[PDB]
An RNA, together with DNA: 274 nucleotides with solved positions. The PDB entry is titled "RNA polymerase II elongation complex stalled at SHL(-2) of the nucleosome". The work is reported in "Structural basis of the nucleosome transition during RNA polymerase II passage" (Kujirai et al., Science, 2018). Among the 16 different proteins in the entry, which are not shown, are DNA-directed RNA polymerase subunit beta, RNA polymerase II subunit and RNA polymerase II subunit B12.5. Method: electron microscopy, resolution 8.7 angstrom. The entry became public in 2018. The reconstruction used 8,798 particles.
Context: bound to proteins that are not shown
DNA sequence: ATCAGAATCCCGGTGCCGAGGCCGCTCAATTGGTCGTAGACAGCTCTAGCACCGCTTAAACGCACGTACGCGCTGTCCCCCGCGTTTTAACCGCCAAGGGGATTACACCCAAGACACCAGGCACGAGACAGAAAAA
DNA sequence: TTTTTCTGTCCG
DNA sequence: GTCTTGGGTGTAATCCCCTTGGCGGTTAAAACGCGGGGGACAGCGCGTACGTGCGTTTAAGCGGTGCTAGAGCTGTCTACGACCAATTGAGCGGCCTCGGCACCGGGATTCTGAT
C1' cells in the first nucleotide's frame, strides 16, 4: 500500500 | 600772384584698459592594430571627332551719299550748399522687472496582480515518434 | 544489409 | 463578474540672469530760415559721323569619305580608410600689468577766398 488529476455527489 | 585767417595736421602729455603674458586643468587629436571596400588600373571596342573636299550660295564688303543726332555755345532761372539760429532727442548711467529650459510636482492610465466558503466520500484514468543500437 | 528493439524527448 | 499597488510617458507652474525700458540730464545733432551763385536746361548752329543701296566680294555651310584617339565599360586587387581604445598634452577657462592709444591743448602748417 501508489499518487494525480477531473467527474458527480452529500452536510 | 598775395596775404588774412581759418582748418587741419602734428607735438608733447596721460591714464586707462583691452592684448597678452600666465597658471591650472581635460578631452581631443594621437596611436595603433584590425577590417573591407573602393578605385587605379588594364585591357576592349566602338563613336565621335578630325580632317577634307566639292559645289553652292547666302551673306559680308568699300563706299557714294545724304542727314541728323552729338555736340559747342549761349543765356536762363532758382535750388540747393551754406550758414546763423532756435529747438530737441540720442545718449549716459543708473536701476529694476521679465522671458525658457529646467525641475520636480501631478498626473492619468494603464497596465500587471490576485485574490474571490468550510468539511467530507466515492468512482474512474493516468507519454511518441524518431533517433540510434542489435543482430541474424 | 535491413529491419528491429530499446530509446530519449518531444508542438501548429 | 470586479479593484486594490504598482510602474511608466506626458504637461504644468514656477522660476532666474540680463533683456526690455523708466527716469534725469545733458550737448549736439536737426530743423529752419536765407540768398546767392552757380548748375540744369533750352535752344540753336552745324556739320561731320554714319545709316543705305549695291555690285562687288566673301566664305559658310552644308553634304560625302574615312577612322582611329580616345571615352567608356568591365574586372580585380590591394593598398587606404572607418573604426576600436588608451592617453597626453595643447587648448582652453580665468586672472594680471602694463604701454598703446584717444584724447587735451599748442603751435605749425597748410589750403582758399578777398584782394
Nucleotide at each position: 500500500u501508489c499518487u494525480c488529476g477531473u467527474g458527480c455527489c452529500u452536510g